[PDB]
RNA sequence: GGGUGUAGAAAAGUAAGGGAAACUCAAACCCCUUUCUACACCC
Repeated sequence: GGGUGUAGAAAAGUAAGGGAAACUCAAACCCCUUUCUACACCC
């Protein structure tokens, strides 16, 4: 410096993207994707 596991802390639910839904139109609705620190193990 990188990878894996565990624990704790902070922020937001906006934006953007994907899924679902709908339709060989649109809108509405629903679901998902966050960041930081400590510890143990591997290179």

Released in 2022, the model rests on solution NMR data. An RNA structure (NPSL2 RNA (43-MER)) from Homo sapiens, in which 43 nucleotides are resolved. The entry is indexed under Internal loop, apical loop, RNA. The depositors describe the entry as "Solution structure of NPSL2". The work is reported in "Solution Structure of NPSL2, A Regulatory Element in the oncomiR-1 RNA" (Liu et al., J.Mol.Biol., 2022).